An RNA structure with a sequence from Verrucomicrobiota, together with DNA, in which 153 nucleotides are resolved.
The 2024 paper behind the entry is "Cas12e orthologs evolve variable structural elements to facilitate dsDNA cleavage".
It was solved together with dVemCas12e.
Entry title: Ternary structure of dVemCas12e-sgRNA-dsDNA.
The structure was determined by electron microscopy at 2.51 angstrom resolution and released in 2024.
[PDB]
Context: bound to proteins that are not shown
RNA sequence: GUUAGCUGUCUCUUCGGAGGCAGAUUUACUUUGAUUCUUUGCGCCUUUACGUCCCACGUAUUUGACGCAACUCGCGA
RNA sequence: UCGCGGGGCUGGUUUCAAAGAGGGCGACACCCUGGUGAAC
DNA sequence: GTTCACCAGGGTGTCGCCCTCAAAATCC
DNA sequence: GGATTTTG
Numbered sequence: 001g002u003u004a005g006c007u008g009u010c011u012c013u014u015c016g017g018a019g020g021c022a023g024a025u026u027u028a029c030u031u032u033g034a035u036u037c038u039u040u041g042c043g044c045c046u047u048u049a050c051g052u053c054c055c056a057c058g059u060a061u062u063u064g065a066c067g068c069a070a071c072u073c074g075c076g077a
Numbered sequence: 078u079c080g081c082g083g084g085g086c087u088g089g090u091u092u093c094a095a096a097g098a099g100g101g102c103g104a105c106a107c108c109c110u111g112g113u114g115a116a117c
Numbered sequence: 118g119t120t121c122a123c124c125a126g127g128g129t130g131t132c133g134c135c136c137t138c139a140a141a142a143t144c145c
Numbered sequence: 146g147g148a149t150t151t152t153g
Stems, first nucleotide, its partner, number of pairs: 006023007029097006037089002040069004045064001048060001050058001071084005098137020138153008
Other pairs, nucleotide, nucleotide, family: 001094cWH002095cWH003096cWH004025tHS035091cWW036090cWW044065cWW046063cWW047062cWW052056tWW070085cWH076079cWW077078cWW
């Protein structure tokens, strides 16, 4: 984006009206499910493991929190 | 060009296909952690 | 290492028990 | 006139 009952078209075909496409359907809310592509990174501290045994000192590419900037959005100038 | 705010995986984003009647205050059920004891 | 009882704290989800104004008179 | 107050 849609989750209005509209409209315009193409076919089905004659039969009944009945399927597809385009736009409708006022707002911008609170939700749910599928689905495509994309993992912000640079410091300071801390977590779970190993050594060491706590504070500390090392080391996983271990859980995180603050700050600064890249981005994404709303906002007003 | 600048300021005020939000989010960065429990994410943003593309296509989709679908719901909603709300507020207040309590109680209960379950879950997570910690602690003591016991049984097995 | 799991089970139960009890104690302390918090979260959520469901249910109970609640409601979903108007209208008149008087006062400053 | 607008606000207060009471009430079913």